An RNA structure, together with DNA, in which 27 nucleotides are resolved. The PDB entry is titled "Structure of a Thermostable Group II Intron Reverse Transcriptase with Template-Primer and Its Functional and Evolutionary Implications (Duplex Only)". Stamos et al. published it in Mol. Cell in 2017: "Structure of a Thermostable Group II Intron Reverse Transcriptase with Template-Primer and Its Functional and Evolutionary Implications". The entry is indexed under Duplex, DNA-RNA complex. Method: X-ray crystallography, resolution 2.41 angstroms. The entry became public in 2017.

RNA sequence: UGUUGCCUGGAGAC
DNA sequence: GTCTCCAGGCAAC
Repeated sequence: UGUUGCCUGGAGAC
């Protein structure tokens, strides 16, 4: 313990 | 299918 993408699970909007 | 938020992860940077 940042940025971006993607993913598992959850609370919701359409 | 789109979007916000939460517990995490994979990867690049």